[PDB]
Context: bound to proteins that are not shown
DNA sequence: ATCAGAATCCCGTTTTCGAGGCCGCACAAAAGGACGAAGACAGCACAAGCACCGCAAAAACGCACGAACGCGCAGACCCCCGCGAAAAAACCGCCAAGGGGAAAACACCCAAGACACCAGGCACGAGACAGAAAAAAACAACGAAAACGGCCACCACCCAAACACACCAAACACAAGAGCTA
DNA sequence: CCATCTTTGTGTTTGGTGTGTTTGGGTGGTGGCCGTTTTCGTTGTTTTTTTCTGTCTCGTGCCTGGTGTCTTGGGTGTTTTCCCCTTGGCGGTTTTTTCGCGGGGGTCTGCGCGTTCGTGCGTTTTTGCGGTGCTTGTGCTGTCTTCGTCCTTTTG
DNA sequence: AAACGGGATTCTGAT
């Protein structure tokens, strides 16, 4: 007079890893 | 003619577990309908055409300077007469100064009453608007009566002679002004 | 104011004479006198026109009464200046004679004022041009039609 | 994209 702080998509493909 | 066999055929269901990491996707997209704002055109409101009341200049009729016809009054000549003008004289009237003398201006100091102003009030001409009048102008008319001509004669004007009124000049008279009574 | 004794000067009056009115006749023309013409004065008539009567309202000149004052008038006492008179001085008006300048008086020319009229100028009505408001149509303008964003539908 | 069972129609021979 000033300080003061919160949260994740979805649905295919395709590459790979360890068996 | 019955229920059961049993044969070939079509249909559902499933295909290990666990992880990372990239990497292209998830109606588009067009076409037609409702309230606000503009442009082509006639309206509102203000500009013009078009007309009508009025004023300059021109032709009519009077007014005035100029041409002319035609007369009369003005000017030159001589002459003559007389009106005005010069001189020399002379009387006389008015201006200048001196003097006496007395009536009146003139300045100054108190009085009184008439002019000037104010006030106030009547009552008389001014003004306008309505109704009477009669003058003014034009016009025709009758006729007293004024201008001019002609004629014709009696009146006043000139000269000349003569004589009485009216002037001067010069005498005396009396009318009423001079002062002082009442 | 008028009177009465006394001055006096300035009105009446008489003779002489000279100029002025008075008589006598002869001439010229200024005027009375009739006569004619015609201008212009009166007197009588109509319309318009303008003023002249005449009634009614009132506005402001004329007239009257009061105050004071200051402006003239009264009366006084002097000096003075205007009368009266006289005396000379001169300067100017009157009067005669001549002389000549001027102003008229008789008569002819003509040119200059006087009337009479023509034509160039000076004032009134009538045409038609020029100016502005009324009567027609337009600048300059919303209205009436019409261009435009946005919001809501759907085939394959 | 097989492999495999379970079910289903049709359909024969006998009784």
């Nucleotide at each position: 007079u000033c300080c003061u702080u919160u949260u994740g998509u979805g649905c295919g493909g395709c590459c790979u890893c360890g068996a």

Entry title: Co-transcriptional histone H3K36 methylation complex containing RNA polymerase II elongation complex, Set2, and the upstream nucleosome. (temp130, type A).
An RNA, together with DNA: 372 nucleotides with solved positions.
The 2026 paper behind the entry is "Structural basis of transcription-coupled H3K36 trimethylation by Set2 in coordination with FACT".
The entry also models zinc and magnesium ions.